[PDB]
Entry title: Escherichia coli transcription-translation complex C1 (TTC-C1) containing a 27 nt long mRNA spacer, NusG, and fMet-tRNAs at P-site and E-site. Shown are 66 nucleotides from a PDB entry: RNA (mRNA with 27 nt long spacer), together with DNA. The 2020 paper behind the entry is "Structural basis of transcription-translation coupling". It was solved by electron microscopy to 7 A. The entry has 55 different proteins, among them 50S ribosomal protein L21, 50S ribosomal protein L35 and 30S ribosomal protein S10. Ions in the entry include magnesium and zinc. The reconstruction used 5,979 particles.

Context: bound to proteins that are not shown
DNA sequence: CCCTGTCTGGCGTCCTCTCACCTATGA
DNA sequence: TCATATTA
DNA sequence: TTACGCCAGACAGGG
RNA backbone atom coordinates (compact mmCIF):
# COMPACT_ATOMS: atom_id res chain seq x y z
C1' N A 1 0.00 0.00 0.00
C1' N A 2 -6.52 -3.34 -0.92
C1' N A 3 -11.83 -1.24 3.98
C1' N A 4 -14.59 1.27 9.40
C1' N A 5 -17.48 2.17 14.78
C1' N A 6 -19.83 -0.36 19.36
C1' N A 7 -17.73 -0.63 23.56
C1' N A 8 -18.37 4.49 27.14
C1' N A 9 -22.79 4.94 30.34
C1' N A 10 -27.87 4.61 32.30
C1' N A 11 -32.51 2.06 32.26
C1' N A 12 -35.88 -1.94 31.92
C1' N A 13 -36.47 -7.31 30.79
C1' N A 14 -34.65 -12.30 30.07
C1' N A 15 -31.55 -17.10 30.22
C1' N A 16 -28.36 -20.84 33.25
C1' DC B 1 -8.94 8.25 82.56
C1' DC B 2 -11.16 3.30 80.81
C1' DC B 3 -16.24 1.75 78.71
C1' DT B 4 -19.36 3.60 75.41
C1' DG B 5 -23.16 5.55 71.41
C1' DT B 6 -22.50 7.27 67.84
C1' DC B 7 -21.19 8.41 63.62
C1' DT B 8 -18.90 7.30 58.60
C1' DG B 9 -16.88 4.36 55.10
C1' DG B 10 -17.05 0.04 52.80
C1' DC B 11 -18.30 -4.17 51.49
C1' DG B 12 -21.95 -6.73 49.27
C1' DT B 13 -21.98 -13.45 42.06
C1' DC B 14 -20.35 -14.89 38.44
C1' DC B 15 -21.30 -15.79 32.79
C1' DT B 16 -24.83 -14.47 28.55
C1' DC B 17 -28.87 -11.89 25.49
C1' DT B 18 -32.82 -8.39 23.98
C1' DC B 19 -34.17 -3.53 23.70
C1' DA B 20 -34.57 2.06 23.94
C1' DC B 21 -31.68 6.85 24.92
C1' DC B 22 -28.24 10.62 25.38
C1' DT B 23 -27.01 19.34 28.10
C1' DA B 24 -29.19 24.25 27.54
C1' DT B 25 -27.90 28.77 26.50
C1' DG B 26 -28.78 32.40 21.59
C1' DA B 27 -27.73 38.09 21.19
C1' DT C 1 -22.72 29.83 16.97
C1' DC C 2 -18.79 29.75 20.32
C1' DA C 3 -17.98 30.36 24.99
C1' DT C 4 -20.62 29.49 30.44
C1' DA C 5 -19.76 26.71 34.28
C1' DT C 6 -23.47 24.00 38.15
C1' DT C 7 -29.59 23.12 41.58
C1' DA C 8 -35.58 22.10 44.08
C1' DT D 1 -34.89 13.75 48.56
C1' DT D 2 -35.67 9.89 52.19
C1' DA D 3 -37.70 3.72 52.08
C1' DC D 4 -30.16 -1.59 53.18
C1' DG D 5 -27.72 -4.76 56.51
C1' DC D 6 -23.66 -5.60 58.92
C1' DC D 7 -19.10 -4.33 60.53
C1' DA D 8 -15.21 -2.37 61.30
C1' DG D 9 -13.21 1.83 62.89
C1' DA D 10 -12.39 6.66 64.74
C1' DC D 11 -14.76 9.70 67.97
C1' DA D 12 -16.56 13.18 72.01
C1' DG D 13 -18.46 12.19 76.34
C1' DG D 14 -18.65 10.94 81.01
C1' DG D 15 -18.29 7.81 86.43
RNA sequence: UUGAUUUGGUGAGAGG